[PDB]
RNA sequence: GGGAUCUGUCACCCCAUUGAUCGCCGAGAGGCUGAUCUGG
RNA sequence: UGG
RNA sequence: UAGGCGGGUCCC
Numbered sequence: 001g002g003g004a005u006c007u008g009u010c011a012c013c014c015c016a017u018u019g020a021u022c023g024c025c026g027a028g029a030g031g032c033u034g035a036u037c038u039g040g
Numbered sequence: 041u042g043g
Numbered sequence: 044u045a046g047g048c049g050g051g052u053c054c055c
Base pairs, nucleotide, nucleotide: 001055002054003053004052005051006050007049008048009047010046012043013042014040015039019037020036021035022034023032024031025030
C1' cells in the first nucleotide's frame, strides 16, 4: 500500500413474512417500507 | 459465500 | 463483480 473479513454508519435489490409486531391506502381481494426488531 |  | 468512509482482525 492492497484484498477479504469483523464492526459503527448509510442509498440498493433478493432470501424473511409457513421470521415477529405495528402503521397507511383500498367496501373488499389487493397494494405501500411507512415505523421498529431479527437471521442468510 | 444471497449479491 | 450493491456503493462510500473511520476503527479492529487475518492474509499478501

Keywords: Transcription, RNA. 7SK RNA with a sequence from Homo sapiens: 55 nucleotides with solved positions. NMR data were recorded at pH 5.4 and 283 K. Entry title: Solution structure of 7SK stem-loop 1. An Rfam search finds the family "7SK RNA" in it. Rfam's curators write: 7SK was discovered as an abundant small nuclear RNA in the mid-70s but a possible function has only recently been suggested. Two independent studies have found that 7SK RNA binds the CDK9/cyclin T complex (known as elongation factor P-TEFb). P-TEFb activates transcription by phosphorylating the C-terminal domain of RNA polymerase II. This process is negatively regulated by the 7SK RNP. The secondary structure of 7SK RNA shown here was proposed by Wasserman and Steitz on the basis of chemical modification and enzymatic cleavage experiments. It is annotated as a non-coding RNA gene.